[PDB]
This is an experimental structure of RNA from Drosophila melanogaster, with 20 nucleotides shown. The PDB entry is titled "DmDcr-2/R2D2/LoqsPD with 19bp-dsRNA in Trimer state". Released in 2023, the model rests on electron microscopy data to a resolution of 3.7 A. The reconstruction used 46,899 particles. Keywords: Ribonuclease, DOUBLE STRANDED RNA, RNA BINDING PROTEIN-RNA COMPLEX.
Context: bound to proteins that are not shown
C1' cells in the first nucleotide's frame, strides 16, 4: 500500500 | 460530510 464489518461525531 | 474501531490481506 489493500478487503470487510462495525462506530462516532456532521451535511 | 468527517474521523475513529475492530478483523483480516
Nucleotide at each position: 500500500c489493500c478487503a470487510a464489518g462495525u462506530c462516532u461525531c456532521u451535511u | 460530510g468527517a474521523g475513529a474501531c475492530u478483523u483480516g490481506g